[PDB]
Molecule: 4.5S ribosomal RNA
Organism: ESCHERICHIA COLI K-12
C1' cells in the first nucleotide's frame, strides 16, 4: 500500500406515534329519499381502526455507502 470484518452513517421492513374536507372503509346524531303502514336506501361532521406518506426511539433483519477504529490477510 491492496481487502475482508467491527463500527459509523444511510435506505428499505417490523413494533409505537402521527397522519387525506370529498374521490378509503366500518360505525354513522341532525338532515334527505321510498311506501297507505310496518320497515329500508343513500350519506356528512365527529369517534375508532387502518394505507400512501413522516417522526422520536429501542434495535432484529437488511441493500448500499464508509476508510475514523483499526485484528488478520495479500
Nucleotide at each position: 500500500a491492496g481487502c475482508g470484518c467491527a463500527g459509523c452513517g444511510c435506505g428499505g421492513a417490523c413494533g409505537c406515534c402521527c397522519g387525506a374536507a370529498c374521490c378509503u372503509g366500518g360505525u354513522c346524531a341532525g338532515a334527505g329519499c321510498c311506501g297507505g303502514a310496518a320497515g329500508g336506501c343513500a350519506g356528512c361532521a365527529g369517534c375508532c381502526a387502518u394505507a400512501a406518506g413522516g417522526g422520536a426511539u429501542g434495535c432484529u433483519u437488511u441493500g448500499c455507502g464508509g476508510g475514523u477504529g483499526c485484528c488478520g490477510u495479500u